[PDB]
Context: bound to proteins that are not shown
DNA sequence: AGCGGCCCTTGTGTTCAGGAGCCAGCAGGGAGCTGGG
DNA sequence: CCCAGCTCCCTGCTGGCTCCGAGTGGGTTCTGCCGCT
C1' cells in the first nucleotide's frame, strides 16, 4: 500500500 | 448481464437554515423640448 | 406662442444573493437496481 459522505451524540 | 430512467407519491403539493441586510431592475411619475394648430 | 406627444432622468419598490464562532472525541449507516434489450 490507507478512501468518503451523512448524520448523531459529547468535551472547553 | 446492464442502461434507463428517476420515486417524489398531490403529473398539481410546505417550507430543503430563517432572517438579516446589500445590489439589479422594473414602473411610475416629472422637466423639458418641440412640431402641429 | 400653445399643447400633446415624447424623451430623459430620478424615485421607490420589489425581488435575489450571502452569510451566519473556535477547537476536539466517540458512534453508525451508506455508498443501485431490475426490464429486457
Nucleotide at each position: 500500500a490507507g478512501g468518503g459522505a451523512a448524520c448523531c451524540c459529547a468535551c472547553u